[PDB]
Context: one part of a larger RNA, bound to proteins that are not shown
RNA sequence: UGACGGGGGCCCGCACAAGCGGUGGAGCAUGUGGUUUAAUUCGAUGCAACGCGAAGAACCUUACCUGGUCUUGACAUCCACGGAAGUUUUCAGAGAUGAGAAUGUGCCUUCGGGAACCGUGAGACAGGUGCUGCAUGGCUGUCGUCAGCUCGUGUUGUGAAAUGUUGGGUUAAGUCCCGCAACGAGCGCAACCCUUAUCCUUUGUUGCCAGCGGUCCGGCCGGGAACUCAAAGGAGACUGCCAGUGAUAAACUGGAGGAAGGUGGGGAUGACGUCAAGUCAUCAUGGCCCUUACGACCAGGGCUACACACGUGCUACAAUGGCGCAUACAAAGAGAAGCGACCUCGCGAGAGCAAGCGGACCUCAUAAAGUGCGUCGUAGUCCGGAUUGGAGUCUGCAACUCGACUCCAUGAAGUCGGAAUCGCUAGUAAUCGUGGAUCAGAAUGCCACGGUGAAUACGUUCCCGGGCCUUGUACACACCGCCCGUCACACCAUGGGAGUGGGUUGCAAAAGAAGUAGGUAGCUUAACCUUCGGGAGGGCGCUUACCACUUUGUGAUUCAUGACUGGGGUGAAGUCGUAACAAGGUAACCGUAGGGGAACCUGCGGUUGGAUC
Numbered sequence: 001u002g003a004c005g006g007g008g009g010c011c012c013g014c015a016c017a018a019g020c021g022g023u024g025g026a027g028c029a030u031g032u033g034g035u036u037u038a039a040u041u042c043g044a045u046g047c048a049a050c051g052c053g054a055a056g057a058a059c060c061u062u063a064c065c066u067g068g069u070c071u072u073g074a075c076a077u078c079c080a081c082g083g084a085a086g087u088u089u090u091c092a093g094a095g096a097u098g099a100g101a102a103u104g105u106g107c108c109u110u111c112g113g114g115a116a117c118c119g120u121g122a123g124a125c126a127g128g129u130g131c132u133g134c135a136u137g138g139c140u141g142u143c144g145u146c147a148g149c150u151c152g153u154g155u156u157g158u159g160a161a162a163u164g165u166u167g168g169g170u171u172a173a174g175u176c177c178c179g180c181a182a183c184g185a186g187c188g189c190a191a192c193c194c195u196u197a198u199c200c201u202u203u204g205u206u207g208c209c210a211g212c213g214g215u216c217c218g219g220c221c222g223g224g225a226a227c228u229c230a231a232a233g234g235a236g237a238c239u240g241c242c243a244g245u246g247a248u249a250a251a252c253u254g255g256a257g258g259a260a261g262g263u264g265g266g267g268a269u270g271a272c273g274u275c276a277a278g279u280c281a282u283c284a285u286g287g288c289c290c291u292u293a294c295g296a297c298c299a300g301g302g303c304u305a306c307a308c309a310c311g312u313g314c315u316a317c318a319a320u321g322g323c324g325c326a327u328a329c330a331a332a333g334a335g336a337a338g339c340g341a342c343c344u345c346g347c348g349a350g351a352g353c354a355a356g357c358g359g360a361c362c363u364c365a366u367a368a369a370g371u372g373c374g375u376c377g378u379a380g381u382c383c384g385g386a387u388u389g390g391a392g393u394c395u396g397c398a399a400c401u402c403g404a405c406u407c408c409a410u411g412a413a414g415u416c417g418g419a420a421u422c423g424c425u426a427g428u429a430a431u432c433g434u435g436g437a438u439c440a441g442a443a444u445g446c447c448a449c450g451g452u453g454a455a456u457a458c459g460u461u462c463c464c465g466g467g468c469c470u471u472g473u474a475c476a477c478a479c480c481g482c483c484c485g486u487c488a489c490a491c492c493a494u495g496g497g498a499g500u501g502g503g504u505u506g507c508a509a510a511a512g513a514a515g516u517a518g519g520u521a522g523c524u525u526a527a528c529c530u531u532c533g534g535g536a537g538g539g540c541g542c543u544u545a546c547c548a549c550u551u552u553g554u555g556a557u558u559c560a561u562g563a564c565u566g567g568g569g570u571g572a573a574g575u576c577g578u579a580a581c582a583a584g585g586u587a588a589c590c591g592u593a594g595g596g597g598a599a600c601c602u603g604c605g606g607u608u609g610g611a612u613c
Stems, first nucleotide, its partner, number of pairs: 001476002003473003007470007015460002019424005026315008034306002042053002064301007073125001077124002079121005086103007107114001127290002130288003136284002138279003141275001143273001148187006154163003167178003193267004198235007208224002212222003238261001241255005317417001321376007333364003338357002343352003383414001388409007430452007479584001481581001484577002487574001489571004494566003499561012515546006522540004528535002587608009
Other pairs, nucleotide, nucleotide, family: 002478tSS004582tWS005585tSS007583cHS014017cWH014018cWW015463cWS016462cWS017425tWH017458tHS018456cSS019455cSS024418tHS024419tHS025316cWW026413cSS031050cSS034307tWS036040tWW037039tHS038065cSS039301tSS041054tWW041281tWS044049cSS055446tWS057061cWS057303tWH058396tWS058402tWS058440tWH062302tWS062303cWW063281cWS063302tWW068095tWS071293tWH072123tHS072124tWH073074cHS073075cHS075126cWS076125tWS076126cHS084116tHS085104tHS093095tHS093096tHS095298cSS106115tWW108113cWH109112tWS111112tSS126291tHS126293tWW132280tHS133137cWH133283cWH135280tWH135285tWS138282tHS142274cWW144270tSS144272cWH146271tWH147188tSS148174cHS148271tSS151165tHH152164tHS153164cHS154181tWS157159tHS157160tHS164183cHS166179cWW168247cWS169250tSS170175cWW171173tHS173189cSS204205cHS204207tWS204225tWS205206tSS205207tHS205360cWH207225cWW207228cWS208226tWS208227cWS209210cHS209219tHS210224tWS211223tWS215218tWS219222cWH224226cHS229360cWS236259tWS236260tWS237258tWS239241cHS240256cWW240262cWH246249tHS246250tHS247249cHS257261tWH258260tHS261262cHS280285tWS293295tWH313444cSS317380cWS317414tSS318321cSS318381tWH319378tWS319379tWH328369tWH329368tWH330450cSS331449cSS332365tWW335338cSS336358tWW336359tWH340355tHS341354tHS342353cWW346348tHS346349tHS347407cWS348406cSS349392tSS356362cSS357359cSS367433cSS368432cSS369451tWS377378cHS380381cHS384413tHS385411tSS385412tHS386411tHS387410cWW395399tWH395440cSS396398tHS399403tHS399441tWS425456tWW426455tHH427428cHS427453tWS428454tWH429453tHS437445cWW438443tWW439442tHS443445cHS457459cHS459461cHS472582cSS474580tWS474581cSS482580cWW483579cWS485598cSS486575cWW488572cWW493567cWW497563tHS498562tHS511549tHS512548tHS513547tHS521541tHS530533tWS576597tWS577598tWS578579cHS582585cWH
């Protein structure tokens, strides 16, 4: 700065509420998942895939499978050669294709050549619906038709950023006014566009018929230009006027006039961005990949399978109805390998013949619901019409797989649908028919058109999504966030541990080599002195003191190691919960105490580093 909150405040939307009708139940259509298969081609696949790409798979389409085939090639350019191109038939195959067989040989042409179109020959190449939408362009969904999203300059802040864009009102609106360190601007809103509702002018056929004249009663005819209408140009609606309220504002409430009143109704129109949302199979494209194959041709099959599950629809379950007869009132659109009238044939789908129309002329083409009369009389029925047998029609080389429609018969489930869930605020819902694209044929889908025509809205407490301001945050691929602990697994270091082994060392003793010193029985003596016998002194030996080695006992300290055990870290994520972050869903945390598988819970006091009020 966002985003989020089981924080606060103010608003909006078929978001609730008030109502009406549906889905989920049945049968069928259709898409998807799954399963199956040789193949069931590929893509989409919460809201925002699932009647989606596909506005239409018998062959084709077709991208898939089986089988049969080709290699400069089905589709392009270049070179060489042979040849007009073309038409008409035969065989084989099942086709692709191969082998032939005839007929033409044209057209500019200095008649040197060509220059269309074919065939053959090589090689630069062609070819790919092969992969990557997480390499891309283009195109699309989505929040959301929500009212938002930004920039320049100025100013504030170290800075990310802020302001503007917030505030008081008001509006559908960042609509507008007032205030204001902002002043301006851009993309969005609104308007400009289409359509619908009223009127005027012009034009009046194929469209119209008021006044006339006829009339076969049919605007049918002569006419008329009035009217409906067709389509061009204009007018009209702008809070323009009035009253009240309001800040002398914006604006709101009501009233007049008017076809329409406050954005009259509907459409088109989709901001900055988000989801690496979708699409390499519309197309284009970077890169990668294949090249006698992932390229090319053909026939048959498949995309239509089927114990099952889901989505979207159609038809019902009946009497507000079914059936029979009669009888009204629309809009919009399409049509030339097309729409196809009339008449005839057929029970019918249709068939034969054959007008008109490139269309206000003709055709598609009867609107149905509705109304009148009759019947059915509450029954699985005269409801319902699935399924199946038989017989047909049309398209198309060809309806076996696998078309649509018709006739006769058959006559299933279903008697209003559990949990749950969807759409709709008015010409809407509901209900009733009609048309168109695609398309030979093939809608219950899609797109479009009219007819009939409701109920209800006290209100914003609640559910879902969203807008603005504020607040808390441990969030930032942003609550589908973050995150705690036990338990289980792996590894690592470390505390305790019956103890036990080493290293060093204290204390108390034992011990006593050699040396030195003291003493001295015993032995022995060169110098000195002798009275010659000896004396002194010396030496050896012995002994005592000190002390090295060594020994004993008991401690200390340190290192290593130890069954088992305690917690810790890391990894990884399995099991159990969800304690914390928002008021984190019982505010959190501190000290202490008790309890519990775990995060924790409870009591007592304390803190705010609590939201709201």

Background: Method: electron microscopy, resolution 1.55 A. The entry became public in 2025. This is an experimental structure of RNA (30S, nucleotides 921 to 1533) from Escherichia coli B, with 613 nucleotides shown. The 2025 paper behind the entry is "Principles of ion binding to RNA inferred from the analysis of a 1.55 angstrom resolution bacterial ribosome structure - Part I: Mg2". It comes from the structure "Principles of ion binding to RNA inferred from the analysis of a 1.55 Angstrom resolution bacterial ribosome structure - Part I: Mg2+". An Rfam search finds the family "Bacterial small subunit ribosomal RNA" in it. Rfam 15.1 lists 42,628 matches to the family in 10,626 species. A reference for the family is Yusupov et al. (2001), "Crystal structure of the ribosome at 5.5 A resolution", Science. Among the 49 different proteins in the entry, which are not shown, are Large ribosomal subunit protein uL14, Large ribosomal subunit protein uL11 and Large ribosomal subunit protein bL34.